[PDB]
Context: bound to proteins that are not shown
RNA sequence: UAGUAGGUUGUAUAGUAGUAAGACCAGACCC
RNA sequence: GGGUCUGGUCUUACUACUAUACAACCUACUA
Numbered sequence: 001u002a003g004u005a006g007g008u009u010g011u012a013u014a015g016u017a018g019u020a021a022g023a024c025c026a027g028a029c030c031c
Numbered sequence: 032g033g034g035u036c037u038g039g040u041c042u043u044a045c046u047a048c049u050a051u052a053c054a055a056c057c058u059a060c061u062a
C1' cells in the first nucleotide's frame, strides 16, 4: 500500500418506554 | 355553560431499550 475484521465513541434516519405535570378529544355524575 | 372523575392522544425535560446507515479510536489476520 491492497485487502478481510472484534471491542469503545460519535453522527444520521427511525420505532417503544419511563411510577410527575400540563393541554386536546370522548364518556359519566353534580350544579 | 362550569366543577369533579374515567378511556384515548399530544407537549414539557432527561434517560433506558430495539432497528438501519456512515465515520473515528483501541486494535486482530493475510498479500
Stems, first nucleotide, its partner, number of pairs: 001062018020043012
Other pairs, nucleotide, nucleotide, family: none
Shown are 62 nucleotides from a PDB entry: RNA. Entry title: SARS-CoV-2 endoribonuclease Nsp15 bound to dsRNA. Method: electron microscopy, resolution 3.2 A. The entry became public in 2022. The sample was in a buffer at pH 7.5. The entry is indexed under endoribonuclease, VIRAL PROTEIN, VIRAL PROTEIN-RNA complex. Protein in the same entry: Uridylate-specific endoribonuclease nsp15.